This is an experimental structure of RNA (Pepper (49-MER)), with 49 nucleotides shown. Huang et al. published it in Nat.Chem.Biol. in 2021: "Structure-based investigation of fluorogenic Pepper aptamer". The depositors describe the entry as "Crystal structure of the Pepper aptamer in complex with HBC". Ions in the entry include magnesium. Method: X-ray crystallography, resolution 1.64 angstrom. The entry became public in 2021.
[PDB]
C1' cells in the first nucleotide's frame, strides 16, 4: 500500500427545535453500518493479499 470488518463512530453536506458564558452544547420514533437526513469506509485497531 490495496481490500474487508464497521470496533473506532470522525468527516464534508443540507434542514427542524432547546440551551449558552456567543466559544459552543443538546435534541431530532423504530428499521437499515453510522446519521435528523444524504454522502464519504479512517488517525487508527483488527483480518486478508
Ligand atoms: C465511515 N470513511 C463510512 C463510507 C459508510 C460508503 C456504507 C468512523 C467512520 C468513518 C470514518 C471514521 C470513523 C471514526 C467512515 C469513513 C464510510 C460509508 C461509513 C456507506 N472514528 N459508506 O457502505
Nucleotide at each position: 500500500g490495496g481490500c474487508g470488518c464497521a470496533c473506532u463512530g470522525g468527516c464534508g453536506c443540507u434542514g427542524c427545535g432547546c440551551c449558552u458564558u456567543c466559544g459552543g452544547g443538546c435534541g431530532c420514533c423504530a428499521a437499515u453500518c453510522g446519521u435528523a437526513g444524504c454522502g464519504u469506509g479512517u488517525c487508527g485497531g483488527c483480518g486478508c493479499c